[PDB]
Context: one part of a larger RNA, bound to proteins that are not shown
Molecule: 23S ribosomal RNA, nucleotides 1250 to 2006
Organism: Acinetobacter baumannii ATCC 19606 = CIP 70.34 = JCM 6841
RNA sequence: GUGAGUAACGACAAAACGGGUGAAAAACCCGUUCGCCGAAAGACCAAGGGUUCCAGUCCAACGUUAAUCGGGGCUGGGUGAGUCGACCCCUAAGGCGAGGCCGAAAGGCGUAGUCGAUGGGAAAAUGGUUAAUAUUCCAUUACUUCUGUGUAAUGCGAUGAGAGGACGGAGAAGGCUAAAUCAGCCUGGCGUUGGUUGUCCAGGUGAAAGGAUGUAGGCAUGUAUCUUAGGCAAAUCCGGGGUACUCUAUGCUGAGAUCUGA
RNA sequence: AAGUGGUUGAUGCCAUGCUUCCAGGAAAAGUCUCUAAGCUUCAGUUACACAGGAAUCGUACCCGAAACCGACACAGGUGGUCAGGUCGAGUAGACCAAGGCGCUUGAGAGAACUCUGCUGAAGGAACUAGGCAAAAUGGUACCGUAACUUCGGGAGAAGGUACGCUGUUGUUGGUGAU
RNA sequence: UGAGCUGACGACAGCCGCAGAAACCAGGCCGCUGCAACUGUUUAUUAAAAACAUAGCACUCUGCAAACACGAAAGUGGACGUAUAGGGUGUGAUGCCUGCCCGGUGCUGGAAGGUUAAUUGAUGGGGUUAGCGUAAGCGAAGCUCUUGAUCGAAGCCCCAGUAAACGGCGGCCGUAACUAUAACGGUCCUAAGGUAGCGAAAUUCCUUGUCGGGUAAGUUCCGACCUGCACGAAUGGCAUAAUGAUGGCGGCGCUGUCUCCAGCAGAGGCUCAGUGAAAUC
Numbered sequence: 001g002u003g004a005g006u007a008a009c010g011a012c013a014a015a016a017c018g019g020g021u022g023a024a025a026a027a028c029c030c031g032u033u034c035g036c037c038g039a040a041a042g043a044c045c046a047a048g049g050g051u052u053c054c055a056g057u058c059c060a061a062c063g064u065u066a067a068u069c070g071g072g073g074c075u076g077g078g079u080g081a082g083u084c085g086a087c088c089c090c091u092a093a094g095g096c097g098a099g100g101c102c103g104a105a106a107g108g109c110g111u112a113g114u115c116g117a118u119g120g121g122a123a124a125a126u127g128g129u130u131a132a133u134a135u136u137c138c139a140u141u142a143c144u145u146c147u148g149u150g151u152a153a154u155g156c157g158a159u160g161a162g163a164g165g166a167c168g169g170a171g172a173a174g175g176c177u178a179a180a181u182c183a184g185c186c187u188g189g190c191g192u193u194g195g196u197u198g199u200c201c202a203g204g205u206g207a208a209a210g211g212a213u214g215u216a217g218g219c220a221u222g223u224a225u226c227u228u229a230g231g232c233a234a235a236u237c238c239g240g241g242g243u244a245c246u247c248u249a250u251g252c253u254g255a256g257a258u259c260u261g262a
Numbered sequence: 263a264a265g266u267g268g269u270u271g272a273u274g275c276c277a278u279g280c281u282u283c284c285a286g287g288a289a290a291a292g293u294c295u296c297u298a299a300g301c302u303u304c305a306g307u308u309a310c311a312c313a314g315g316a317a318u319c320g321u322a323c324c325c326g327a328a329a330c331c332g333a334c335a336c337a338g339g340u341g342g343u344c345a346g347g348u349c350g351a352g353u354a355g356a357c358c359a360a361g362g363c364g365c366u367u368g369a370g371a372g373a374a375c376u377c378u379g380c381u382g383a384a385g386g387a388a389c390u391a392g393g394c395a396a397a398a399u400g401g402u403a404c405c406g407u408a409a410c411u412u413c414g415g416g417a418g419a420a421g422g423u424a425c426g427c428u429g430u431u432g433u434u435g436g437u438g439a440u
Numbered sequence: 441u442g443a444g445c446u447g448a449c450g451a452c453a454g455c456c457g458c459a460g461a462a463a464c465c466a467g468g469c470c471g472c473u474g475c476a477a478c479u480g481u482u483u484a485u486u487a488a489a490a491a492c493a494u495a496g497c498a499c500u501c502u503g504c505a506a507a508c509a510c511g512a513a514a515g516u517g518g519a520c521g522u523a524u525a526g527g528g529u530g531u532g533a534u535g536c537c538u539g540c541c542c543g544g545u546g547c548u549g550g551a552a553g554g555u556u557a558a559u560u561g562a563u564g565g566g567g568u569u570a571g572c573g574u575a576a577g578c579g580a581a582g583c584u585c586u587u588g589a590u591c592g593a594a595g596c597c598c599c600a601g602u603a604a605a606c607g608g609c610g611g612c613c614g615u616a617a618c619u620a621u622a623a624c625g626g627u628c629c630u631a632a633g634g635u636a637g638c639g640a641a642a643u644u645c646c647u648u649g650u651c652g653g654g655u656a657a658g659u660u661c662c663g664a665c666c667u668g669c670a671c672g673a674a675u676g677g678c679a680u681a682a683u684g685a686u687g688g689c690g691g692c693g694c695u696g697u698c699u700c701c702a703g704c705a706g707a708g709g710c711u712c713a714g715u716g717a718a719a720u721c
Base pairs, nucleotide, nucleotide: 001721008715009714015033016032017031018030019029020028034364035363036362037361042344043343044342045341048324049323052322053077054076055075056074057073058072062070063069082143083142084320085319086318088121089120090119094115095114096113100109101108102107124141125140126139127138128137144316145315146314147313148312149311150310151309152308153307154306155301156300160296161295162294163293168283169282170281171280174276175275176274179270180269181268182267183266184205185204186203187202188201189200210260211259212258217253218252219251220250222245223244224243225242226241227240228239230238231237284287330339331338346358347357348356349355367713368712369711370710375708376707377706378705379704380703381702382701384699385698388697393694401425402424403423404422405421410415412533426455427454428453429452430451431450432449433448434447435446436445437444456460468692469691470690471689472688473687474686475684476683480492481491496531497530498529499528500527501526502525508517509516510515534679535678536677537676539609540608541607544606545605546602547601548600549599550598553597554596555595564586565585566584567583568582571578572577610628611627612626613625614624637671638668649665650664651663652662653661
Other pairs, nucleotide, nucleotide, family: 002720cWW003719tHS004718tHH005006cHS005716tWS006717tWH007716tHS010334tWW013363tWS014034tWS014364cSS021025tWH022024tHS022068cWS025068tWS026367tWS027065tWH027066tWH036041tWS038040cWS038359tHS038360tHS040042tHS040360tWW044325tHS045325tHS046325tHS047327tWW051078tWS051079tWH054131cSS059061cHS059070tWH061072cWS063335cWS065367tWS067366tWW071328tHS077132tWS078079cWS081321tWH082123tSS090290cSS091117tWH091289cSS093116tHS097112tHS098111tWH099110tHS102513cSS103106tHS117119tHS119288tWS120291tWS122144cSS124135tSS125208cSS129134tWH130132tHS141209tWS155306tSS157297tHS157298tHS157299tHS158160tHS158297tWH160233cHS164292tHS165291tHS166290tWH167289tWH172279cWW173277tWW175255tSS177272tWH178271tHS182206tWH186263cSS190198cWH204264tSS205265tSS206267cWH208262tHH209261tHS214215cHS214254tWS215255tWH216254tHS216276tWS221246cWW221249tWS222246cWW235296cSS284286tHS301304cWS302303cWS308309cHS323329tWS324329tSS327340tWH332336tWS350352tHS350354tHS374709tHS382696tWH383696cWH383700cWW386695tHS386697tHS387393tWH387394cWH387695tWH389697cSS390392tHS397694cSS399467tHS400466cWH406420tHS407419tHS408417tHH409416tHS411414tWS412414cHS412680cHS415681tSS438443tHS439442tHS440441cWW457459tHS475490cSS477681tWS477682tWS478494tHS482489tWH483487tHS495532tHS497604tWS502506cSS503522tSS503523tWH504521tWW504522tWS504523tHH506519tHH507518tHS507526tWS511513tHS511514tHS531674cSS533680tHS537673tWS538674cWH541631cSS542602tHS542605tWH543607tHS551552cHS551597tWH556594tHS558592tHS559591cWW560590cWW561588tSS561589tHS562588tHS563587cWW569580tHS570579tHS573575tHS603606cHS608632tWS616621tWH622623cHS622624tHS629633tWW630632tHS634635cHS634672tWS635673tWH636672tHS639666tWS640647cWH640649tHS640667tWW641643cHS644646tWS654658tWS654660cWW655657tHS658660tWS673676cSS696699cWH696700cWS
C1' cells in the first nucleotide's frame, strides 16, 4: 500500500446559557442554573514515584477531537523542626562471623562478637500567616535532655547479681470524654404568590497542651527488728526463716471533673 | 457581638485493668536497687541557682491514583488512619453536609439488528440436556410448626396474624435544676 | 425530694387510601434418593468436586549420640522432646461391624546342612641354563609363567511365623407327594474358594431386565426381585442426625422459558464534523 477514511475515541454521574479572552471557544476562565459522590469519587500517612507542586509565558509534538487549557514546552520560584519521622541507643526472625571444626580448591557451619525493624527507648499545644511550607515561620503559653560555672550536703559505685521493661484469645459491668443535637445568647431579616413582629427565619457563637489537685476505679496487707545450705565472688540488696503490731492500714497507680493556663 | 444549660453518647480513655478459657501467650536496652573493682576529702554523687546548647538528613506534590504496580492520562491491584446529618441494629441502604467532581470527541436521527432495562391479554414449564435465566420470597412482634435425631438439632420447618396517621388515656425506665 | 430533657411498653377512639414492611433495603419453600460425617483445602488463567485434609482408628518402626530427614563432612532438624513421645504407612466422625487364605512377593525369627568373595597359596605343569650327552636330548639351583588343595561372612537355598503387609477369595453333574427349583449328594483342582451386609448399584454387557409407584404418556427417579458379564468388609461393608454454591428425580408458588411475541426507555448501529486502527493480500 489493501482493508478504509471503515471500526473505535476507554464506565450510560449530565449538562445549559451569558460574559471574557483569543486567529479560532461544546471542552479554558468568570458567573447563573442543573446533575453526581459523600465508609468514598472527600481528607491524611506509609510504600513507590521524583518536581508532577506554584507563578509567568508558548501550542508545533504529547492529550484517542479542538484547545487560548494541561501532570506538555520554556523561564523563574518553592520544602525552614530539641518536641514530627529518620539517624541514634536496644534487641527478634535472619545474616555476617576473629579464633575454631569440616571440606580436592572454591568453600560450608559456627563461638566470641557484630549487624539486622515490622517491635522497645526523652520531650508541644492553640491561633495566625504564603502563589506555593508549616506540630518546622510568627504570637502566646509549655515541656524534655544535655553541657558547663558555682553554692550547700557527702561516699561514689560494673562488664557482675537482682527487679522492671514483660506482652494470649474471648467477654462483661461501670465511670467518663470527644462528637452530635437542641436550647440560650449575638447579629441580621420581615420576604416577587395566600399568610408570616413570632411558639418566625438565617447565620454566628463552647480556647488546647501544660501546671495544681488526686476523685470513679485498679493493685499489693504494710511496718519494725533478729537471722540466713541461695543469688559464679560482695552486698546494707533480692530471696528464705522468726518474732510484735497492724489487714476500718499503709503505699503505688489512675480516667475524668474543678481551679489555673485565659 | 455573643461565648451559657440540657439530652444522646462512643469503636476513643480509665484499661498493658477486670473476669474467664486453654492452644499457656518476644527479646534487649533505657530505668531502679546492690555491692566488687577503683578512689578518697578530691573526684563522683544530688539539691538549687546562673548561663548556654540540642547536630545531621526528610519535609514540595500524588495515595481506590492521570504522578505507584499493570507497555497507555488502561473499568484491574495497592497496607494503615479519619469519617458528619435524617431514618436506621449498623461502617447496610435512600437522600444530603464538609469537601470534591460531570469520568478529554461531540451534534443529529430515532430503521433492521445487538446490548441493558420496564410493562404485558389468555395460558403457566407446554421451553430446555436441565425452570438455565427471569419472576417470586423477603422486616419486626406474636401465634404455630412434622418425619427423623448423635437430644444439640431439624427450625426462620411449614404456615398465619398485626403494622400508616390523629387524639384520649394509662404504666414504667434514665438523667437530674431547685 | 424533684423541675426540665429523654427511652420503653400498652388500651381505646377516630381519619384516609388500590395498597401503611409503604420508596431503598430485605430467606422462596417442600417430598424422595446417591456420595462425602461435619468447618476447611484444590487444578493463579476452561474442572471446587464424590478429589485432598480432617478428628477418630489400626499397623509398624524408634531406648535416645533414637528412628528418620537434610548435608560432601562438620553439623543441623527430630527436640532443649524421651515410648501417654517421635517417624512412616493405610483408613477416615459416629452406629453396627470387619469372614476365609501364609501357596506367591515382602517382612520377622531360626541356623542344621548345601552353595558362595576378597584373602591365603598346597600341589601339579611349563620357560630359562650350570652341568652332563659323540648326539638327538636330559637336566639341578635360582628366577619366572601358570594352575589352584586348604580357610573363608553375609546373601540365596532351607524351616517357621505374619494379611488393618502387597495380595487372593473356584468348576462339573445329579437329586424331593404333577411340574417344580434344589434344602441334599457325587466329583476335579486350589493357599483358600466370599461370612455379614448389600445388589440392574458412581459397579449390570445382554438391557429401556422384570414387577410395583409416580405421569395422559417415564430409556431418568423411587420401591422391589436376584440371573452380582464383572459387590463385599480399614485400596473398609452396610447405614446415618446435621452439613453441601454436591449428583438424580418429583411438587407448590411464580413467572416472556415458552405458545408467540408486542410496546416503550437508555446505549450502539445510521447521518454530520474531528481523529483514525486491525487481521489479510